[PDB]
Context: bound to proteins that are not shown
DNA sequence: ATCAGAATCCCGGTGCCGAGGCCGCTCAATTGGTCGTAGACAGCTCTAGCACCGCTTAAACGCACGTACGCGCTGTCCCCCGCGTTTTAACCGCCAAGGGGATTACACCCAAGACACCAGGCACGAGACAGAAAAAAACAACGAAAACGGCCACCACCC
DNA sequence: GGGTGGTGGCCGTTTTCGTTGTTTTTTTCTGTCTCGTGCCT
DNA sequence: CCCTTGGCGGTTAAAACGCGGGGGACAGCGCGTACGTGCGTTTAAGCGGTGCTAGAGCTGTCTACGACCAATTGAGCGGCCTCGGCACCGGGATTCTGAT
C1' cells in the first nucleotide's frame, strides 16, 4: 500500500 | 428405256482442347556381397502300353414299294413407314413462404446463485494373437467279407 | 404283334472294417498388436 | 426492413397420334423324293493271346542364379511452353429410288 466477474428474482424515481 | 428428287462425300476459311517437348526430383532399376535352395545331368527297374492275331458275330449299305416332309405359288389378311402437332427427358437465372445479426427509456437499490459440463486426447501396463516340433493321433494302404447291381429262367399289357 | 413294364434265384466284385506306414497338431515362452487405466482441460 | 432455396418460363432437339402405303406370313395345290419296315452280304470290333521294346519316378552329382540386405544411377510427369488435327459453315459435284 493494494476492498473480484455474470445470470434470477422483488422494489424505489 | 429414261427422268427428277433428297442424301453422301469432298473443298476455301479456320480454331481449341489434344498431343509432344525442355528442367529436374524422389522412385524404380542396377551394382555389390553372402547364403542356399532348385536346375541339367546321369543311371536303373517294370509296368502299361503298342502290333498283330484266333474265335465269334453285329452290323453299314443295296434291294422293293410307297408317304408325309419341303418347296413355289396362289387368296387374303396383317403389320411397319413419313411429316405436323408439340412436351416433360432436361436444364438454367428469377418470386414469395417461413425466420431473424438488432430489441423494446435513464438512473438507482439488494436480495441469492456458478465458480469442473464431459469425455475420451497421449503414454503405460495388462490381456490376445503369431511363431515350432517331437509324440500319440488322422490319412491311406493290404486283405476279407455278404450285400449290391446286371443276367437269366420265366411273366403280364398296348395301339 | 413287337416291343415294354414287373417276379423271383444266381453269379459277378467291391468298397469299410481290423489294423498299421505315414504323415501330422499343438504348449510353452517369447516377441507384436488391443484395450484398461492415469493425469490433464 | 433484411437473409434463405421452391416451381414455372424457357434456346435445343425426337416421338406417341393422324392418314394414306407397301412389303409379308398362314393354308392348301400340286409337285419331288429319300427313308420305313423287311432281308441279304461281307467286314472290322468284342474278347482273350502273344511278343517286346520303351521312360517316369526315384536318387547323386554339380553347377549357379535366386532372394535377402545396403549404395549407386536413369528416369515420367508436375510445371509450364510450344505445335497441331479435324469438325463447324457453306458450296460444289456425285448417287439409289420412284416415277414416265
Nucleotide at each position: 500500500g493494494g476492498u473480484g466477474u455474470c445470470u434470477u428474482g422483488g422494489g424505489u424515481g